[PDB]
The RNA (Medaka telomerase RNA) has 53 modelled nucleotides. It comes from the structure "Solution structure of the CR4/5 domain of medaka telomerase RNA". Keywords: CR4-CR5, telomerase RNA, three-way junction, vertebrate, medaka, RNA. Released in 2013, the model rests on solution NMR data. The entry is an ensemble of 20 models.
RNA sequence: GGAAACGCCGCGGUCAGCUCGGCUGCUGCGAAGAGUUCGUCUCUGUUGUUUCC
Numbered sequence: 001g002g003a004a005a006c007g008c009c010g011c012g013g014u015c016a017g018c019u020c021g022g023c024u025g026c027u028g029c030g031a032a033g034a035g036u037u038c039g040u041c042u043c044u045g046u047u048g049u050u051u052c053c
Stems, first nucleotide, its partner, number of pairs: 001053007008045001010029004015025004030044001033043003
Other pairs, nucleotide, nucleotide, family: 007046cWH009010cHS014016cHS020021cHS029032cHH030031cHS036039tWS047048cHS
C1' cells in the first nucleotide's frame, strides 16, 4: 500500500418483473454492483477502530 470484521444497514424511487396498476424483490443512498437453481432469493461495506494480507 491493499483488504474485512466490530459497531452500523435505514431511507425514497418502479430500477424491473410480473399478473399489470399494484407491488414485491431490487437499485440507490452509504458510494454502490451482481449473482442465482426461476423466487416473489442472496450479499454488504461505508466507516472510527482493529484484525489480517